[PDB]
This record gives sequence, structure tokens and C1' cells, in this order.
RNA sequence: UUACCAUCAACAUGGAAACUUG
RNA sequence: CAAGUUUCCAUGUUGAUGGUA
Repeated sequence: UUACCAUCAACAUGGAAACUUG
Repeated sequence: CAAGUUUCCAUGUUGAUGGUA
């Protein structure tokens, strides 16, 4: 942390539901 | 009353990929 325009990986919080414990 | 195994995602951040430049 350039001069933003997209993409994906790595992650932090929240929604939607099966197994299962105290 | 909640912790987990979690499956989908969403909300955002860091790097990298291609650049315009």
C1' cells in the first nucleotide's frame, strides 16, 4: 500500500435446515 | 436453554491473478 476495474483463493460475523450432547 | 458435526449461502477484509493505465 499508487492509479481504480473486475475475478478467484485465504479468512472474520449473520441468516436457513438434517445428526447429536449436556 | 445452549455447545458441537455441520450443508448451503450472505455480509466484509487480506493476498494473488488478468489488466486499463